RNA sequence: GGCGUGGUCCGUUCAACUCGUUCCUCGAAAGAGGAACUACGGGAGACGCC
Ligand code: THG
Numbered sequence: 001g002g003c004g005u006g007g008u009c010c011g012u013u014c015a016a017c018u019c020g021u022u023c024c025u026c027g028a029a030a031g032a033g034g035a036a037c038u039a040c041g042g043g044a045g046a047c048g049c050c
Base pairs, nucleotide, nucleotide: 001050002049003048004047005046008043009042010041011040012039020037021036022035023034024033025032026031
Other pairs, nucleotide, nucleotide, family: 006045cWH007044cWW012015cHS015040cWS016039tWS027029tHS027030tHS
C1' cells in the first nucleotide's frame, strides 16, 4: 500500500441509487417539514489476511 470484519464520527440536502424505497405531520392543491429503511462517499481507531 490493498482486502475483509466489528464498532465510532462526518457527509448526502442540490452525487449515483425509479424522487433510492416506504411511511408520517402540515396544506384545498401545488408545495413544505420530518422519520425509518436501504444505499453511497469519507475521517480516526481495533482485529484478521495479503
Ligand atoms: N440515498 C440513500 N439512502 C440515503 C441517502 C441517499 N439515506 C441517508 C440520506 N441519504 C438521507 O442519498 N439510498

Source information:
The depositors describe the entry as "The THF-II riboswitch bound to THF". An RNA from Mesorhizobium loti: 50 nucleotides with solved positions. The model includes bound (6S)-5,6,7,8-TETRAHYDROFOLATE (THG). The structure was determined by X-ray crystallography at 2.83 angstrom resolution and released in 2023. The 2023 paper behind the entry is "Structural insights into translation regulation by the THF-II riboswitch". Crystals were grown from: 100mM sodium citrate pH6.5, 1.5-2.5M Ammonium Sulfate. It holds a match to the Rfam family "THF-II riboswitch (folE RNA)". Rfam classes the family as a cis-regulatory element. Lineage of the source: Bacteria > Alphaproteobacteria > Hyphomicrobiales > Phyllobacteriaceae > Mesorhizobium.